[PDB]
Context: one part of a larger RNA, bound to proteins that are not shown
C1' cells in the first nucleotide's frame, strides 16, 4: 500500500486481521465503553556514531584587545 | 648619572594670568601579564558507551585443526637494550653433576 | 664446598635477557693476537604467506682496503627469531655543480650520506562541560518490554550420612549425584531508535497450581483436645488498617484462610502521577573551573471527534418456504 | 400463508461459598487437666438474582415559615442560578430495607476394600468387583429454529386468515424494537369521589402590650382549615374519528 467476518494454537527477522493446521463465520444497520489494529499525532529528547553544530570552562593549542614597562618621534636652553 | 630651565606640548583662569613642562597626551615598536574577547583542537580499539585496559610498532610457545595462512578484552611472556668485548681470528682445551685418593 | 691427582660422564654445563632452537677435536671454556661492529654497490628473501604497498631486517654476492691462520678458510658485529622511524628543517662529512649582462668578494642554491622525533611506532603542533542544548543517522550499539540461555532464582527427584532417649525414613536432614521452571538475577545484542510511553498504585477480565482456606484421604514420636509431615484436589475463598511512592518488607486487629504466580514485570487512545529521569534551586561530596554524583531534598504539563477489528445490548433484510 | 403453542442441537452459572451458636455432651478418651464425633437445628458472613407492603434517602411534584429588594399598603406575585434560606414530604426510583438461591443421584481421584491369577501360597490389581472429594457429570436457573438434517404440534386460511399504517396509550422504550386498548369500548383527559401531602386560608369579629386618638407586633375563633397530588374508583362528557394499504 492493498485485500480485509475473525478466534486458537503454530510458524515467522524472535510481538500475525493477510504464513500453516484447526475452530469459527447469512448481510446490513443503530447505540456503547475503547480490548487489539505492537492505533492516530512526532524522520527518538534517551544512547551510542559523524575526523557535525553551538553556548560555557579552564594553569588545553593557536591568537587578538586591554593594562603595565622600555625605546624612537613631537622634543628645546644651561 | 643627577639637575636646573622654558620656548613647543598639556592643563587651570573671563582675563591678565597661574601650575605642569620636554615629562605628559598622541604616534611607532619591544619585553610581561591577559579565557577580556576569537578560532580551534581534545584519536583508535572496546561482546554499547564511560572507567579499567591496550590484544594501537615488535619478538617467542601454545592456541593454529602433522605444508603455507589464521581471530577474539585468547593462555604463558617477552622487546625500545646491554657490550671495545659481551665484538673478529687463531691456538690450547671440555663441560654439568656423581664417585673415589690427599 | 678452598686446590691438587684418577675414574664415569653426547652434554642436564654454557652461550647478556622472552621463549623456542642450534652448538663439544664447538656456536662453550682458557690464552694470545686483532678491530670485518670497515668503505662501496648489489642479487634474493622478509616486512606484505598466496598477492599490491615504505622504513626496517636477514641470506648470499661482487669491489675496493684490512685481520688471524701453515693453509683450506673464518671475519658484510654478539648462534638464531624482538632492540625500531617519512617529508620539510637544522647540523654534521668530503668532492664537486650552481645563484639573472660581467669580474672579485660576501652570503646563498643543490648532487651523497650520518646523527636529530614523530611509542596513536606507514608519523596533526591540540583540554574540558552542556540537564539550555540542537543536526544528521543507526535497533550497524546500550536503557524499557519482548527473544534466546539457566550460571543466579524458584521448585523438585535420587543416594541417606547424621538425629531423632533405641530407633535414616513421626519428624529434621549434610555431602554429592539428575532435573523441572521460566517468578529473581546475570549474560547475549535476534527485533524494535521516520517513538510498542516509566516503576508503584488503581479498574476490570481471564488464566497456572509448585494448595494458604474449604472437601475427601495416609502416616504420627495419633489417646482425647490441639498439631505434625504427606496424598488427592483449581468449585469457592483469600478480607481491612498504621509507617513508607514504594514493589518487597515491617507492624495491629479481625479470619475458615488472610497462598504464590501469568496475562506486553495484563490494564496511561481507563485512571491517578506520589517515585525514576528536562529546564528553577538547596545541601554534602569532588572539581582550578564550566560542572558531576547509579548521594539527598523543594517545585514542576498527561494530546485524539474510532475507520478496521472485538465484544456489550438494540433493530433491518435475506434463507429455511 | 397465518395465529397459537413447543422441542433442544449446543451455549452460560459458583449460584451459590464460609463460619458460628445449640442439642448430641461436660458425653466418647483422659489419672487429672482437658475435651471430641455422626446426626438434627437455630443464625452470621461472602457471593448470586429480584422485590418496596416495612424503615430509610430523594423527590429544583406540591404544602408551609421566612431575610432583602420590586409591584404604593393589604391581598397576591417575580428576583436572590438555574428551589433564596429554612420546615414537612406523595407517586416513582432506590439500599442502609425486604424475598429466593437443595437434597439426592451417577462416574472417578487419592484412598478403604472384595474376589483373583500369574507365582498350588500371598496379593486391592493383571481380568472382575465395592466403595469413594468442596473437584466431573445429571440435577436447578438463562439463553437458543440460522442446529444448512434451518425442527415439531394444533387450529384458521389462499380472496381472503392475517399483517402494516392509522387513533388512544404504557406492564416497553436513546431510532427500531415491545405490550394494551380503540364505541361489540373505560384506552387518555376533564368532573365527582377515594386515598394521600401540608399543617389551619382571604376576610371579619373579640383580645391585645401600650398609644389621647392615628396606630399596633401578635393571640383566639370562623377553619380536621385552604391549596395541592405523577395513585384509585365511578363516569362515554370530550379524544380512541374517517379511512387507507399488504398477502398465500
Nucleotide at each position: 500500500u492493498a485485500c480485509a467476518u475473525u478466534c486458537c494454537a503454530g510458524u515467522g527477522c524472535g510481538g500475525a486481521g493477510u504464513c500453516u493446521g484447526g475452530a469459527g463465520a447469512c448481510a446490513c444497520c443503530c447505540a456503547g465503553g475503547g480490548g487489539g489494529a505492537a492505533g492516530c499525532a512526532a524522520a527518538g529528547a534517551c544512547c551510542c556514531u559523524a575526523u557535525g553544530g553551538a553556548g560555557c570552562u579552564u594553569u588545553a593549542c593557536u591568537g587578538c584587545a586591554g593594562g603595565c614597562u622600555g625605546u624612537c618621534g613631537c622634543u628645546g636652553a644651561g | 648619572g643627577a639637575c636646573u630651565c622654558u620656548c613647543a606640548c598639556u592643563c587651570c583662569g573671563g582675563g591678565a594670568g597661574g601650575a605642569g613642562g620636554a615629562c605628559a597626551c598622541c604616534g611607532a615598536u619591544a619585553g610581561c601579564c591577559g579565557g577580556g574577547c576569537a578560532g580551534u583542537u581534545u584519536g583508535a580499539c572496546u561482546g554499547g558507551g564511560g572507567c579499567g585496559g591496550u590484544a594501537c610498532g615488535c619478538g617467542c610457545u601454545c592456541g593454529a585443526a602433522a605444508a603455507g595462512a589464521u581471530a577474539u578484552c585468547g593462555a604463558g611472556c617477552g622487546c625500545g637494550c646491554c657490550c671495545u668485548a659481551u665484538g673478529g681470528u687463531c691456538a690450547u682445551c671440555u663441560c654439568a653433576g656423581c664417585c673415589g685418593g690427599g | 664446598g678452598a686446590c691438587c691427582c684418577g675414574g664415569c660422564g653426547a652434554a642436564g654445563a654454557g652461550u647478556g635477557c622472552a621463549a623456542g632452537a642450534g652448538c663439544a677435536a664447538a656456536a662453550g671454556a682458557u690464552g694470545a693476537c686483532u678491530u670485518g661492529a670497515c668503505a662501496g654497490u648489489g642479487u634474493u628473501c622478509u616486512u606484505c604467506c598466496c598477492a599490491a604497498c615504505g622504513a626496517g631486517g636477514a641470506a648470499c654476492g661482487c669491489u675496493g682496503a684490512c685481520g688471524c691462520g701453515a693453509a683450506a678458510g673464518c671475519g658484510u658485529g654478539g648462534u638464531c627469531u624482538a632492540g625500531c622511524g617519512a617529508a620539510c628543517c637544522a647540523a654534521u662529512u668530503a668532492g664537486c655543480c650552481u645563484g639573472c649582462u660581467u669580474g672579485a668578494u660576501g652570503c646563498g642554491g643543490g648532487c651523497a650520506a650520518u646523527u636529530g622525533a614523530u611509542g596513536a611506532c606507514a608519523g596533526a603542533a591540540a583540554a574540558g562541560c552542556u540537564a539550555c542544548c540542537c543536526u544528521a543517522g543507526g535497533g550497524a550499539u546500550a536503557a524499557u518490554a519482548g527473544a534466546g540461555u539457566c550460571g543466579u532464582c524458584a521448585c523438585u527427584c535420587g543416594c541417606a550420612a547424621g538425629a531423632g532417649c533405641a530407633c535414616a525414613u513421626a519428624u529434621c536432614g549434610a555431602c554429592c549425584g539428575a532435573g523441572u521452571g521460566g517468578c529473581u538475577u546475570g549474560c547475549u545484542a535476534c527485533c524494535u531508535c521516520g517513538a510498542u510511553g516509566u516503576c508503584g498504585g488503581u479498574u476490570c477480565c481471564c488464566u497456572c497450581c509448585a494448595u494458604c482456606c474449604u472437601g475427601c484421604c495416609c502416616g504420627u514420636g495419633c489417646a482425647g483436645a490441639a498439631g505434625c509431615g504427606g496424598g488427592c484436589a483449581a468449585g469457592g475463598g483469600u478480607g481491612a488498617g498504621g509507617u513508607u511512592g514504594u514493589u518487597c518488607g515491617c507492624c495491629u486487629a479481625u479470619u475458615a484462610a488472610a497462598g504464590g504466580a501469568g496475562g506486553u514485570c495484563g490494564u496511561g487512545a481507563g485512571c491517578u502521577g506520589g517515585g525514576u529521569u528536562u529546564a528553577g534551586a538547596c545541601c554534602g561530596u569532588c572539581g582550578u573551573g564550566a560542572g558531576a554524583c547509579a548521594g539527598g531534598u523543594c517545585g514542576g504539563c498527561u494530546g485524539c471527534u474510532a475507520u478496521c477489528u472485538a465484544c456489550u445490548g438494540g433493530g433491518u433484510g435475506u434463507g429455511u418456504a | 400463508g397465518g395465529u397459537g403453542u413447543c422441542u433442544g442441537a449446543c451455549a452460560a452459572g459458583a449460584a451459590c461459598g464460609a463460619c458460628c451458636g445449640u442439642a448430641u455432651a461436660g458425653u466418647a478418651c483422659g489419672a487429672g487437666a482437658g475435651g471430641a464425633a455422626c446426626u438434627a437445628c437455630g443464625g452470621u458472613u461472602g457471593g448470586u438474582g429480584g422485590c418496596c407492603a416495612c424503615u430509610g434517602g430523594u423527590g429544583u411534584a406540591c404544602c408551609g415559615g421566612u431575610u432583602g429588594u420590586u409591584c404604593g399598603a393589604g391581598a397576591g406575585a417575580g428576583c436572590a442560578c438555574g428551589u433564596g434560606c429554612c420546615g414537612g414530604g406523595u407517586a416513582g426510583c432506590c439500599a442502609c430495607g425486604c424475598c429466593a438461591c437443595a437434597c439426592g443421584g451417577g462416574g472417578u481421584a487419592a484412598g478403604a476394600g472384595c474376589u483373583g491369577a500369574a507365582c498350588g501360597c500371598a496379593u486391592c490389581u493383571a481380568a472382575g468387583c465395592u466403595c469413594g472429594a468442596a473437584a466431573c457429570c445429571c440435577a436447578c436457573u438463562u439463553g437458543g429454529a440460522a442446529a444448512a438434517g434451518a425442527g415439531a404440534c394444533a387450529c384458521c386460511g389462499c380472496c381472503g386468515a392475517g399483517g402494516u399504517c392509522c387513533c388512544g396509550c404504557g406492564u416497553a422504550c436513546a431510532a427500531g424494537a415491545c405490550g394494551c386498548g380503540g364505541u361489540c369500548g373505560a384506552u387518555a383527559g376533564a368532573c365527582u369521589c377515594g386515598g394521600g401531602g401540608u399543617g389551619u386560608g382571604c376576610g371579619c369579629g373579640u383580645c391585645g402590650a401600650g398609644g389621647u386618638a392615628a396606630c399596633g407586633a401578635g393571640a383566639c375563633g370562623u377553619u380536621a382549615a385552604g391549596c395541592c397530588c405523577a395513585c384509585g374508583a365511578g363516569c362515554a362528557c370530550u379524544a380512541a374519528c374517517a379511512g387507507a394499504c399488504c398477502a398465500a